25S rRNA (3393-MER), nucleotides 2360 to 3395 from Saccharomyces cerevisiae S288C: 997 nucleotides with solved positions.
Context: one part of a larger RNA, bound to proteins that are not shown
RNA sequence: ACAGCCAAGGGAACGGGCUUGGCAGAAUCAGCGGGGAAAGAAGACCCUGUUGAGCUUGACUCUAGUUUGACAUUGUGAAGAGACAUAGAGGG
RNA sequence: CUACCUUUAUAGUUUCUUUACUUAUUCAAUGAAGCGGAGCUGGAAUUCAUUUUCCACGUUCUAGCAUUCAAGGUCCCAUUCGGGGCUGAUCCGGGUUGAAGACAUUGUCAGGUGGGGAGUUUGGCUGGGGCGGCACAUCUGUUAAACGAUAACGCAGAUGUCCUAAGGGGGGCUCAUGGAGAACAGAAAUCUCCAGUAGAACAAAAGGGUAAAAGCCCCCUUGAUUUUGAUUUUCAGUGUGAAUACAAACCAUGAAAGUGUGGCCUAUCGAUCCUUUAGUCCCUCGGAAUUUGAGGCUAGAGGUGCCAGAAAAGUUACCACAGGGAUAACUGGCUUGUGGCAGUCAAGCGUUCAUAGCGACAUUGCUUUUUGAUUCUUCGAUGUCGGCUCUUCCUAUCAUACCGAAGCAGAAUUCGGUAAGCGUUGGAUUGUUCACCCACUAAUAGGGAACGUGAGCUGGGUUUAGACCGUCGUGAGACAGGUUAGUUUUACCCUACUGAUGAAUGUUACCGCAAUAGUAAUUGAACUUAGUACGAGAGGAACAGUUCAUUCGGAUAAUUGGUUUUUGCGGCUGUCUGAUCAGGCAUUGCCGCGAAGCUACCAUCCGCUGGAUUAUGGCUGAACGCCUCUAAGUCAGAAUCCAUGCUAGAACGCGGUGAUUUCUUUGCUCCACACAAUAUAGAUGGAUACGAAUAAGGCGUCCUUGUGGCGUCGCUGAACCAUAGCAGGCUAGCAACGGUGCACUUGGCGGAAAGGCCUUGGGUGCUUGCUGGCGAAUUGCAAUGUCAUUUUGCGUGGGGAUAAAUCAUUUGUAUACGACUUAGAUGUACAACGGGGUAUUGUAAGCAGUAGAGUAGCCUUGUUGUUACGAUCUGCUGAGAUUAAGCCUUUGUUGUCUGAUUUGU
Repeated sequence: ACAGCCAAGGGAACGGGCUUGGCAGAAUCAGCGGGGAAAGAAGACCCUGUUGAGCUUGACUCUAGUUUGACAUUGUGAAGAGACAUAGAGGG
Repeated sequence: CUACCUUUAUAGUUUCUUUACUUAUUCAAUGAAGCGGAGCUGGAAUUCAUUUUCCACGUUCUAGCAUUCAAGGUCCCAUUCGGGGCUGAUCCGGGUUGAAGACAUUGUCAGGUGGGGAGUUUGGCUGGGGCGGCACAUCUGUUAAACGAUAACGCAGAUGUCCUAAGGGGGGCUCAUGGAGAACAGAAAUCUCCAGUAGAACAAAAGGGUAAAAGCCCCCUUGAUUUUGAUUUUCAGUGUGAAUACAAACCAUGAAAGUGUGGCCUAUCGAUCCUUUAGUCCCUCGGAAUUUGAGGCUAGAGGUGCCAGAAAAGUUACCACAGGGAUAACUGGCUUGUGGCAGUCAAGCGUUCAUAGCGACAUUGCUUUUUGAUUCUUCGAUGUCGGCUCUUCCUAUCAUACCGAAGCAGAAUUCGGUAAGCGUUGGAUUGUUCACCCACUAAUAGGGAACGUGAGCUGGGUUUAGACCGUCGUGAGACAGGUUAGUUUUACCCUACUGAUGAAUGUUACCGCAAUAGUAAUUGAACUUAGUACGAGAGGAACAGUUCAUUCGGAUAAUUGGUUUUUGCGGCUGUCUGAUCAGGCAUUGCCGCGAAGCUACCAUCCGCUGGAUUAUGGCUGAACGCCUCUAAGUCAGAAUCCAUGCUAGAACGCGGUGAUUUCUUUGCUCCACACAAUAUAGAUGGAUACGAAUAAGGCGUCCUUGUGGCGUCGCUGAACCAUAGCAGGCUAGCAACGGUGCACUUGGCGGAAAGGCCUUGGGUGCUUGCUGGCGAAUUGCAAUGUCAUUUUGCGUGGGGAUAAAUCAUUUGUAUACGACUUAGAUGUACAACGGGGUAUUGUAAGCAGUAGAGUAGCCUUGUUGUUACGAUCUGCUGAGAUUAAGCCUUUGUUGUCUGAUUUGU
C1' cells in the first nucleotide's frame, strides 16, 4: 500500500497475507475498548555530522570604550643647562 | 693615584622644573547695567611740604511705596499742545563680565586595559557514548592454523632513549658456575690449579646471533667521512624511517689477506611554507654601472607523538537542525555466567542407623518469574514505574479430596504421590515492585500473558521548562543527592468480543429433537461420636449422624431497608396574582411522609446423582516349580474425567404437525403426456443383505426332551447372477405347463434415515429351451456417433380440499432501534370515563363556636352585655385530595369494529 478469523511454524528473532492445520454462509444494528506493534509529529532521549545557536570563562583571535606617552592648533624670558677637552675625598 | 654623588679657570642652541603673561584654545553667566584707572567732602595704628592705599559714592524695627526724557537747579526762547542746553546721575579707556590658559581640548600614531562586545574553536578509536585506556607512529615473542599475508580494547612486553665508545680496524685472551688451601682471611678481598657447549657477557624489551669471537682486555684510529645512482622491507611497489650491495675519492687499521659508509640483527622517528646554517660573489635584482641589502640553485637544522604533519576552552535541565535502529535507554529473540529450581554419588548428621528427615566433597541438569552478555527488530516515535480493574493460562501445591512414608502409639507436624477442580484476604508506613508489622478462616503458594492491562483509569514516582538546599564548579552550570509546583489528546473504521436483527433450499404457523459449545459450587464451625479409641500422665482424634455458617453462583421483591418528577398528600420561606380561596415563580425552592417500580448478604429462596478412572491399596497368577497387585486377566478407589443435570440451539442439522389464496382477470395442488435450459465431481449389464469367531469357522448329516460325533469346503470375486436376436427387427413351427417385463389384484412385512421388500390371483407381451424364412449393405477403412432428469409456457386433461403472514393500529410479562408478548371484522370484545375496592397523605374548603394570649369601642344596667381585631383551637372531619401512568374490579355512561402490502409445492 492492499486489506481485514485464528493456532503453531519459520521468517528482519511478536504475521491479516507466507507454510501446516483449525475452519469458513448474505446484508447488518447498538455497544466496546483485546488487536490493527491504530492515529497525531522526518524522536525533543542517545549517538553521528569536521551542522548550529543561547550562555560562561585564564579558550583562540580581535574590538567599542577607557587609560598612558609622543607630535600637531602650543604664542617671551630666568635658574647648580645628565653641558664638549686639561681636575681633591669619603672606599676590605 | 681607581671611569653615578653640591664643583670651577678658556667662543658657543638644552635641564630636574617652577614662573614676572594673554590673544590662540577651554569653561560659566547676563535683556552682554555699571569693569579698569583717575578720583570728588570726610575716616585711618597717620606725610615732616597739598594727595603717597582703601571706602560712604551717603538705603536693615514693619508683608506699604518706588515707572511717564525725573523733580529740583543754572543760562536761553514771541514761555502758541510750552520748551532747549548743561547738571542732577564726575572724567578718561569702548576689554560685556568673570574663571582657565599655551594646560586642557581636539587630530594622528604608540603601549596598557578591555566576555562589555564580536568572530571562531573546543581530536579519533571505542562490543552505544562518557570516564578509563591507546590497540593513533612503531619494535619482540605468541595468537598465527610449518611459504608470505592475516583481526579483536587478544596474551606477555618494549620505543621517543643511550654510546668518541657502546663506532672502525687489529691483536691477545676465555665466560657463568662448581671442586680443591691459607696466618686476623670467614658465605662474599685475594692467589693457584682443576672441571666447565656458554648453564656468562654483548646499553635497553624480547627473540635470534656470537668461543682462538660478535664476549673481556690492549694498541691505533674517526668509514658515525665525499659524490650521486641501484636495491630490500612497509608499499600505491608513492613518501618517511631503517640499509643491503656496489661505483668513483679520501682515509683508518692490519705483516697481510682483508675489513670498516655507525652501534651483532630485528625498534629508536618527520612534508609544503617560513627561518637559519653550510656550499669557489655561481646566477638575478630586468635603462647602464660600483658597493651594501635582498632574491635564487645544492645539502642540513629549527616540527608537526592525532607521528603523510589545524593554530583552538567550556556549558546547555532554554535549546536547534541533518540524519542514525550503522548506536544506547523497554518488550521480544539467542545465551544462562549470575539468579532460581531439581537430580545422581553417599563422607557425615540423625542417641549405638547414610537414605524418616537431611546431607559435605564432587557432579548431571532444568527454567527464563533475576541480572548480566549481545545489538537482531524499532530513532519520518510500539506511550515507560507502580497501583486500581479484569480475564485466562502454567505448576515448581499454601489450602481443600484421596493416599503412601516417618525418628507416624494419641493430637500436631514433617516427607512424598495423584492432582491447578476450587480458593488464596482486611489493614498501619512507603509512589513504590520489594519490604515490614498488625490481624483474620482452610490458606493467606509462586508465576506468565509486549516485565498482561495509560485512545481503561490514575499520575504519587521517574523524566522538559519555575524554584530551594547540600556537595561540586572561577563561571555558565553538574549531581543514580534531597525537596516543592508542574496540560495524560482522538475511535464514528476493520477485526475481536458482548448483546440485537435478518435475505435465502414451496409459503405460513405451532410443538419438538439435539450435533456442537459452555458448565459450578466451595469451605468451615458447633453438637454427637467422646472426654471415648491412644495414652502405665499431660493431652486427645476419626468415620456414620444432626444444626448452622465462609466464599461463589442463579433467581426473586412477600417482608424490612434504600431511592422519589407519583412533584401523590401535607407543611414552610420570599415575591407576584388587590384580599380570601386557589395558584405562579425560586433552573425539581426547601422539609416530612410517600405508594408503584427498581433494588441490598441491607432482603428472601434455590444450588442433582450415576459411571469411569489417577495415586494407592488388593485377588488370581505367572515371572525364575518359591515369591509377586501385573506380565495375561482382575477387585476397590480422588475436590479428577465422562455422563445425569443446567445455558445456547447449527442463523447452510433435522422431525412431527395445522392450514395452505377470483374482481388479487382463471390462481394453487396431485397425476399422466408432444415439446425445455445456469446442468450432470461424471450413466454405459447387476452396490450380488446372516451373524459371530479368526490359537477358528461354513455347509451337509447323525444322535442323547441337547452347545456333541461324522463328512466336506476354503488356500480369494479369475466368483455368482445376467448374458445371442435392427441398441436387438418382421415373421413361422416343436417333445415345454417353466422363466422374465408390464398396466392391474389379493394378503402382509418394514420407523434407525422406514419410502422399500415379499406376495396369492388374472390379463398381457417376450422367451436364444430347440428349428426355420425374410431383413440389414453406401455411417463408404475410425470419429461418444448421440439410447438413463430438475424446471417453463394466455401448454394438453383426469382429479382435488378454495389461506395466511407483514405494515399500520394496540399491548408492556418486552424493548436503544430492530426484535419480543398481546389484542383487534359484533363480543360472555376492546377503549375512554366513572362507581367500588385497594393504597398515600393526614383531617379539605366553608360555616359555626359560651374555645383563645389579649386589645380598642359602646354601654337598651354584666348567670349565658355587646360592635370590632386576633396566631391559633374545637365541630361537621380518619375528612378532603390523589390513586396507574406497568394496582384490582371491565357490569353504569359514551364510543370503536373490512385500512396497506406481500407470499405457491

About this RNA: Method: cryo-electron microscopy, resolution 2.3 angstrom. The entry became public in 2025. Rfam match: Eukaryotic large subunit ribosomal RNA. For this family Rfam cites "Crystal structure of the ribosome at 5.5 A resolution" (Yusupov et al., Science, 2001). Keywords: 80S ribosome, RIBOSOME. Entry title: pre-frameshift complex of yeast 80S ribosome with eRF1 and mRNA of WNV. The entry has 76 different proteins, among them Small ribosomal subunit protein eS26B, Small ribosomal subunit protein uS11B and Small ribosomal subunit protein RACK1. The reconstruction used 460,403 particles. The source organism's lineage runs through Eukaryota, Opisthokonta, Fungi, Saccharomycotina and Saccharomyces cerevisiae.